[PDB]
RNA sequence: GCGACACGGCUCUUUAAAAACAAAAGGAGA
RNA sequence: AGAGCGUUGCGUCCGAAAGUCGCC
Ligand code: NMN
Numbered sequence: 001g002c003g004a005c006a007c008g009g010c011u012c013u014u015u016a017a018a019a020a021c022a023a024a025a026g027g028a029g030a
Numbered sequence: 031a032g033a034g035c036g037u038u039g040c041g042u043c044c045g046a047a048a049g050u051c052g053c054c
Base pairs, nucleotide, nucleotide: 001053002052003051004050005049007036009035010034011033012032026044027043028042029040
C1' cells in the first nucleotide's frame, strides 16, 4: 500500500424517499 | 442475492465512526 467487519425491525421496488422502532446485535465510554 | 431508514431499556456519542482480525 488493500481486503474485510455485528445488528432485530420498518419502508420502498433500482429509488432514495417517508416515520416510527429493538440490547437475545457492534465501537468508544464506570 | 436490492435500496433507503443509525432508533434502541445504559441520564452518552457513534454505527460513511471506532476498535479489531487479515493480505501483500
Ligand atoms: O446495510 P444497512 O441496512 O444500512 O444496516 C444493516 C442493519 O443495521 C440492518 O439490518 C439494521 O438492523 C441496522 N440499521 C438499522 C437502522 C434503523 O433505523 N433501525 C438504520 C440503519 C441500519
About this RNA
The PDB entry is titled "Crystal structure of NAD-II riboswitch (two strands) with NMN". This is an experimental structure of RNA with a sequence from Streptococcus parasanguinis, with 54 nucleotides shown. Method: X-ray diffraction, resolution 2.23 angstrom. The entry became public in 2023. The source organism's lineage runs through Bacteria, Bacilli, Lactobacillales, Streptococcaceae and Streptococcus. Bound small molecules: beta-nicotinamide ribose monophosphate (NMN). Ions in the entry include magnesium. The 2023 paper behind the entry is "Crystal structures of the NAD+-II riboswitch reveal two distinct ligand-binding pockets". Keywords: Aptamer, RNA.